[PDB]
Context: one part of a larger RNA, bound to proteins that are not shown
RNA sequence: GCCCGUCUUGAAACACGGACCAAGGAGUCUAGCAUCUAUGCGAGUGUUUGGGUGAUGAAAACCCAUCCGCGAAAUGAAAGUGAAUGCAGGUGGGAACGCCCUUGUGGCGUGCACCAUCGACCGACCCGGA
RNA sequence: AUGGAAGGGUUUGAGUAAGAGCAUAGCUGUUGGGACCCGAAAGAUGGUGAACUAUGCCUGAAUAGGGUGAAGCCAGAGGAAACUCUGGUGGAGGCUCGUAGAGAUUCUGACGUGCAAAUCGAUCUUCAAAUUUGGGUAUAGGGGCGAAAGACUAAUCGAACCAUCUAGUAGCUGGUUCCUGCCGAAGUUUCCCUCAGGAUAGCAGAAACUCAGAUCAGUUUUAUGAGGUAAAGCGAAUGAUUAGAGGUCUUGGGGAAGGAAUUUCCUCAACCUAUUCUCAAACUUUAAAUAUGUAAGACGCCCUUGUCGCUUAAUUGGACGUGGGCCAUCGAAUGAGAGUUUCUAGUGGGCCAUUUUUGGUAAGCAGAACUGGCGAUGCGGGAUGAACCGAACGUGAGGUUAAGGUGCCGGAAUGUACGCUCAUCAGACACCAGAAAAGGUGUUAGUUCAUCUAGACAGCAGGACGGUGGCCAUGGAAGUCGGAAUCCGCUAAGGAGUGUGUAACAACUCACCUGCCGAAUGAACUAGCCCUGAAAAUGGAUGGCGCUUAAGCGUACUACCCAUACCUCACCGUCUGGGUUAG
RNA sequence: GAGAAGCUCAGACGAGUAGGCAGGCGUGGAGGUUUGUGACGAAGCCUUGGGCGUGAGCCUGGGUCGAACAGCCUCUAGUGCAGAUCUUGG
Numbered sequence: 001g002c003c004c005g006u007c008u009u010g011a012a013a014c015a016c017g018g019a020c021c022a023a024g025g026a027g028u029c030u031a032g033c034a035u036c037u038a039u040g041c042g043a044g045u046g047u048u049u050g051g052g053u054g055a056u057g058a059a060a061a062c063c064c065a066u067c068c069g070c071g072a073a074a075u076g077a078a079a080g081u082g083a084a085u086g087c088a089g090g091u092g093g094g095a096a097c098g099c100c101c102u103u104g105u106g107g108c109g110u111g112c113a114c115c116a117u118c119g120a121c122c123g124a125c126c127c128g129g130a
Numbered sequence: 131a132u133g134g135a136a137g138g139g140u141u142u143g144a145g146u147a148a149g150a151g152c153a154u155a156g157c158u159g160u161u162g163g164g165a166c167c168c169g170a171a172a173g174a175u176g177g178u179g180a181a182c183u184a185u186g187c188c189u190g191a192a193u194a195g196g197g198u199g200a201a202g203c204c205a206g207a208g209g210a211a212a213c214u215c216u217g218g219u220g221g222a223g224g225c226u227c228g229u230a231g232a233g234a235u236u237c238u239g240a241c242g243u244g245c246a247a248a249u250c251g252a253u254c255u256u257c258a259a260a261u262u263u264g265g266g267u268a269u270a271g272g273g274g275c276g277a278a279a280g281a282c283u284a285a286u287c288g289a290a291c292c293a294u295c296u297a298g299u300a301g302c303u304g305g306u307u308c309c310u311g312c313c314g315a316a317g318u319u320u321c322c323c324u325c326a327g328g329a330u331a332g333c334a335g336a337a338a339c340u341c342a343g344a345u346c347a348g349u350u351u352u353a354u355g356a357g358g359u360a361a362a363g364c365g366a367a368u369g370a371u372u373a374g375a376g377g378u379c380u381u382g383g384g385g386a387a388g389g390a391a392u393u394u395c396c397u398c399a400a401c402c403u404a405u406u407c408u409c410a411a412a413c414u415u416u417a418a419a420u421a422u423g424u425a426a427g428a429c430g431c432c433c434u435u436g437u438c439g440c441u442u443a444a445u446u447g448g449a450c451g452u453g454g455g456c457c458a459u460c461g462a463a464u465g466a467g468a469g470u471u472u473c474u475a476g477u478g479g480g481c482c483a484u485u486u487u488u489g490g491u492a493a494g495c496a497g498a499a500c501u502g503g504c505g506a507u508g509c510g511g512g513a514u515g516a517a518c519c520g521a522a523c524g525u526g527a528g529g530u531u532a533a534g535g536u537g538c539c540g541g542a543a544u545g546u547a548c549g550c551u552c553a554u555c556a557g558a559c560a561c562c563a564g565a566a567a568a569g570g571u572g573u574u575a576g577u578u579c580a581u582c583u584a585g586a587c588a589g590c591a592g593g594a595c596g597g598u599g600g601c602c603a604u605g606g607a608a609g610u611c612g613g614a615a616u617c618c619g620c621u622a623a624g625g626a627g628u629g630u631g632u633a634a635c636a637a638c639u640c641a642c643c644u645g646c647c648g649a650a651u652g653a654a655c656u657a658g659c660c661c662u663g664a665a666a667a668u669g670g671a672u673g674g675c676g677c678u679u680a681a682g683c684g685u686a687c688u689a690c691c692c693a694u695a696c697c698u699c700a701c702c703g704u705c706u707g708g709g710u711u712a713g
Numbered sequence: 714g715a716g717a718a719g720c721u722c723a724g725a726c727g728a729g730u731a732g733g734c735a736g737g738c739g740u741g742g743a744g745g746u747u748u749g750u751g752a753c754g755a756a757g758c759c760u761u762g763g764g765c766g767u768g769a770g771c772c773u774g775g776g777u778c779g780a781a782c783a784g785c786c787u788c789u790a791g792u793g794c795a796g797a798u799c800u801u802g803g
Stems, first nucleotide, its partner, number of pairs: 003018004020803005029163006036156006044070003050064003074081002089118005096110005120146002122143003125139003166305002169302001173295006184269009193259001195227003198223001202219007231256003236252002239250002271287001273283002308737006318331001320329003332477002334474008346465002349463002351426005361416001362414002368410002375403003385395001387394001430456004435451004440447001480504004485499005509520003524701007534691003537675003543688001545687006557677001568662003572659008581650001593643001595619003601613002629638002702727009738793001740790008749782002757777004762773004
Other pairs, nucleotide, nucleotide, family: 007011tWH008010tHS009516tWS011015tHS025794tWS025797tHS026305tWS026794tWH027306cWS028165tWS035157cWW042150tWS043071tWS043149tHS047064cHS049065cWH053061cWW054060cWH072149cHS073082tSS075123tSS076078tHS076079tHS083145tWS086119cWS094113tHS095111tHS103104cWS104106cHS128136cWW129130cHS163165tWW168303cWW170299tWH171298tWW179271tWH179284tHS180183tWS180269tWH180274tWS184275cSS194228tHS199221tSS199222tHS200221tHS201220tHS209211tHS230257tHS235253cWW241244cSS241246cWS244246tHS245249cWS270273cSS271290tHS272289tHS275281cWW276279tWS309768cSS310767cWS314731tHS315730tWH316332cWS316477tSS316506tHH317505tHS319330cWW335733tSS342343cWS343344cHS356421cWW357420cWW358359cHS358417tWS359418tWH360417tHS363366cHS364410tWH366414cWS367413cWS370408cWW372406cWW374404cWW378400cWW382398cWS383397cWH384396cWW384397cWW386394cWW387393cWW388390tHS427461tWS428461cWH434452cWW441446cWW442444tHS475732cSS476731cSS481517tWS484500cWW490492tHS490493tHS503517cSS504516cSS507523tHS508694tSS510532tWS512561tWS514563tWH515563cWW518560cWS520532cSS531692tHS531693tWH532692tHS533692tWW535542tWS536542cSS541691cSS544681cWH551680tWW553678tWW555664tHS556680tWH558676cWW566664tHH567663tHS585646tHS585648tWS586650tWS592643cWW594641tHS597598cHS598626cWH600626tHS606634tSS607611tHS621623tHS628639cWW631636tHS648649cHS670671cHS672675cHH676681tWS680682cHS712717cHH716718tSS729730cHS737769tSS738769tSS739792cSS751780tWS752780tWS754779tWS754780tHS755779tHS755781tSS756778tWS766768tHS790792tWS
């Protein structure tokens, strides 16, 4: 030093399960989706619907064409229309780098990423409208 | 007609702005699927049962001996007739007593892990018919069959049995399998035919990412806001509310004054005034404590100049800027590295205490506020105990503590100091496990009026004159049995009285005081402890023993005991920081 | 040098249900590897012996036994029981 497990605000409970032992005994596989990570390639990416070496020995490996999916453009119900004034813009902070100090948490110049912000451009909509 | 080019807009889109995607694998989470595992009551389709039992049908079978004595019939008797009476005979009846058979009332008998998933004994019902029964045959499940009980339909019936749909669904119950390490909740918000459930946000983990000296903070300071609770107030507003004084010649009520009066009186109410007692969550002039908003310069301080379609009478202003000067208390304290993203879990019954409360008669009650807790918290203490006190925990050594203790149980002074308390129910330590009003010739301690060398009290010797035997009262009542009343002159002392006893009278003494040595009364309070108030049911509880100049109660002071807390050290792990080419 | 996945110095810290993550332990089977173990005794089982690890677990002596089995890097899953009025058996 109460009997474990359980639901519970609260169990030693006069709450439930449990006499004993063995063996069995319960988050799986699949169609998706989402984040995160790894790998390949990258404005592309995906050989396995198929076809071939193929016959030997071949459910593997390996090779090969056209399509197609997703991505490279949006917006609108639709008919449609469809992305640079500029260094593909300005402002603030800012990684990294360079230069000056003079030993300070320095000043100066570029400024990636990202965020906030002022514009421009495309579509829709609302206008005047020659 | 057709096209929408230049010009615009407070707007709008999952857009553009030197494309980031596609594929594969893994992790976690999640939707459809048996979907973590096991579980309904039900629903459906298709089959199988009338060997029990219910009802019909067809064909068979079975049932002592008694009681009663219906119609019909025979005979006799009576009668003018109709008809009447008696004795026999006969053998009827969903008749009766009872056996076989068929049932099943009571014992609420036996048995009740049985002889038996309905039996056994006794008792009882029926026993010639709506009787009992074999075999054959028909009716089958929302169907049958029912002299009807929702009965019966093969130990199954308020819808049989078998297989399948089917691993039916379950906001509900049960279970859910190895170790250590690092982190670690919630019972709350909003919405939901929502209240045993979900979604939503919060709380949590993980992954990272951005970054580093500017900024931050459950805190204070300083400066500056806001508030209407505590308190306060009511002769200050609103409301409530106690009683008096004055005033108001004006009906606000009654009569009267010469019935008589638009001439008066008062209790009557009304109002006005000044005082006056008392109140408020839904009153208020005021107005805290605590709590709370903002600020404490680098995006800061001074001038030169630029922009604009806004604005101004106007470069006037406003907003945004440019260029220069202030970088040395960079402008209270203290502390400290900070923030953004992404995905997802559990949770969405709480409960206890302190303090502020509302409802309730109250509650171990219900509902809210604040903080600390338990839940998820072990440990020392409170004998015991989720929440109270102390303190929050890796494995150990030593030291010291908290709260709480130190007569023995039990580690530690039967320590020290001064008191109090006796309980025939002592008391003994917060939460806490009971208590009150009022009382005590309990006990201790202290206050007041005041009798006090003018002789206090008790002990105490005495006195206590007459009016007067006060008026009514009567058999007598002269204080000393009653009604009504409480005076004089003197003295230390006298009142129409405390009584004793007395037949009513007789003798005494308490009221007032001198006395007698000379010093303390009388009561009322107050404060502790103790006691009464305080009554219960198995034998029992300061935890037990027991303890009384305590081992009880109050206070003061030293020592001592011991937690997983604190200190120093070893060791484990985690995290963080600093170094290390490493062949 | 010190498995650079290494080595070295220092400081602070440690409750935990539901829940989250990490690193490990153990089981069946697959690829690779280990002149791997084994009838001179594999595997399994018993133990009144020993050792290691905080732990999951692991190694070993003795006994029993008789035909297979293990370590290391990877792959993979019908992978770990005290409970379920759990199942079957005893």

Shown are 803 nucleotides from a PDB entry: RNA (28S ribosomal RNA, nucleotides 660 to 1475) from Schizosaccharomyces pombe. The 2024 paper behind the entry is "Ribosomes hibernate on mitochondria during cellular stress". The entry has 40 different proteins, among them Large ribosomal subunit protein eL18B, Large ribosomal subunit protein eL30A and Large ribosomal subunit protein eL43A. It comes from the structure "Non-translating S. pombe ribosome large subunit". The entry is indexed under Non-translating, 60S, Large subunit, S. pombe, Schizosasccharomyces pombe, RIBOSOME. The structure was determined by cryo-electron microscopy at 1.94 A resolution and released in 2024. An Rfam search finds the family "Eukaryotic large subunit ribosomal RNA" in it. Its Rfam clan is "LSU clan". The literature on the family includes a 2001 paper in Science by Yusupov et al., "Crystal structure of the ribosome at 5.5 A resolution".